[PDB]
RNA sequence: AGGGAUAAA
RNA sequence: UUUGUCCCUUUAUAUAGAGAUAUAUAGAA
RNA sequence: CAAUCGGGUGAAUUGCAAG
RNA sequence: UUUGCAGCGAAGUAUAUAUUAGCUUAAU
RNA sequence: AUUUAGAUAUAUAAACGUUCAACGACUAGAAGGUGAGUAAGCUAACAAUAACCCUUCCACGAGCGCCCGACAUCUUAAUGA
RNA sequence: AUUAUGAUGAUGACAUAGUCUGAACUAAAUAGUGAUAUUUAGAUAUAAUAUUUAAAUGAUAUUAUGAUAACAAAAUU
Ligand code: 5GP
Numbered sequence: 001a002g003g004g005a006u007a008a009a
Numbered sequence: 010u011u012u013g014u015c016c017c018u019u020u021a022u023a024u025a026g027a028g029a030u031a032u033a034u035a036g037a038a
Numbered sequence: 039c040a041a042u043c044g045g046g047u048g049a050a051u052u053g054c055a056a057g
Numbered sequence: 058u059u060u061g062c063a064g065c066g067a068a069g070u071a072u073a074u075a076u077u078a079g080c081u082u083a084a085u
Numbered sequence: 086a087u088u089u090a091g092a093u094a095u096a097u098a099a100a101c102g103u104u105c106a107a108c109g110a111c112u113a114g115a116a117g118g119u120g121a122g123u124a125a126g127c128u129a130a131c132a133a134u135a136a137c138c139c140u141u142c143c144a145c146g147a148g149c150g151c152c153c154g155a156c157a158u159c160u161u162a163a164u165g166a
Numbered sequence: 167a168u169u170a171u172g173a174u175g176a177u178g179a180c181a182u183a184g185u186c187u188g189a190a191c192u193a194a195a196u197a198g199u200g201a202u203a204u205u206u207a208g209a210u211a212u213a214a215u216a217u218u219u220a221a222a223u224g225a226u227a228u229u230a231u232g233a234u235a236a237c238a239a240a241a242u243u
Stems, first nucleotide, its partner, number of pairs: 001018005007012002019038002022035004042155006052063004064103003070098005076092001079127002107187001109186003114142001116141001117139002143146001156175004161170001163168002189242001191208007211231007
C1' cells in the first nucleotide's frame, strides 16, 4: 500500500 | 465499533550469487 | 496492483523446551 | 512474537515389501 | 514361465503437521447411478475415477498445511505464423 | 500461436472456521501449602428414551432419580 492476525479501548 | 501494533506481499534503487523464469539478500517508498 | 478457481486428505494431536 | 527437541501422522510422491486361492494372451 | 499390470494392505523417506488455542472438545458428508482407469484380452476393486460425471439427501461440511490438478503469468525450446 | 520447458500465484493455523466448554469458587495436595501462585477434582446434575439425522456428540422434549458453600438462568472471553 493491499492484505493477514493481535491489542488496548 | 475505535484505533493499536506484528506479519506478508507488492511499489521503486541496489547487492549477491541465476543463461534467463527468477531467487537470496540490502536500501528506499 | 494482484496474490484466481476447482478438487483429494483430515490423521497424529504428548513429552518438553524455548527464547 | 516465535524456533528447536524427541515420539507420532492422512492423503499424494520416492523406495521396498506382502497379497490378488485374478482367468484365460502371452511373449520364450 | 511370469507376471510386467490393476487392486489391497505394510514399512521408510522428504515436504509439512503435531508439540505451539482462552484449559481444551467435536467438526473436513452419506447413499445411488454410469463407469475412466489393468501386463494382449478378459476380472475384481473403481468413494467416479480419491485431486470427480450427472441426480437426489442431512447438513450444506475450517487450509492458507501437505497433495493434485485447473488456471493464469512469466523462461527457455523448437515449430507456427 | 503451438508445443514443450521451467519458475510465479504471499502471510492467516501460538486453533483458521462452525458448535462447544474449563475462567468465577470452594476443597486437597504443591511449593515452608511464601513470594504467593501452580495442578487436580467439584458443584442445585445424573440415567433413559421420543424425535429429528445418511451418523447426529449434540437439540428439544418426555421419563427415572438428585438437588449450591454461596454462585453460575446470561453474557464478555
Ligand atoms: P478474545 O478476547 O476473544 O480475543 O480472546 C483472546 C484470545 O484468545 C484471542 O485473540 C484468541 O487468540 C484466543 N482464542 C479465541 N478463541 C478461542 C477459543 O475458542 N479457544 C481458545 N483456546 N482460545 C481462543
Notes:
This is an experimental structure of RNA from Candida albicans, with 243 nucleotides shown. Taxonomically the source falls in Candida (Eukaryota, Ascomycota, Pichiomycetes, Debaryomycetaceae). The reconstruction used 389,832 particles. The model includes bound GUANOSINE-5'-MONOPHOSPHATE (5GP). Entry title: CryoEM Structure of the Candida albicans Group I Intron-GMP Complex. Released in 2025, the model rests on cryo-EM data to a resolution of 3.1 angstroms. The entry is indexed under Intron, Group I, Splicing, RNA. An Rfam search finds the family "Group I catalytic intron" in it. The literature on the family includes a 1990 paper in Annu Rev Biochem by Cech, "Self-splicing of group I introns". Rfam describes the family as follows. Group I catalytic introns are large self-splicing ribozymes. They catalyse their own excision from mRNA, tRNA and rRNA precursors in a wide range of organisms. The core secondary structure consists of 9 paired regions (P1-P9). These fold to essentially two domains - the P4-P6 domain (formed from the stacking of P5, P4, P6 and P6a helices) and the P3-P9 domain (formed from the P8, P3, P7 and P9 helices). The secondary structure mark-up for this family represents only this conserved core. Group I catalytic introns often have long ORFs inserted in loop regions. The window size for this search is chosen to minimise search time and catch the small examples. A larger window size will find more matches.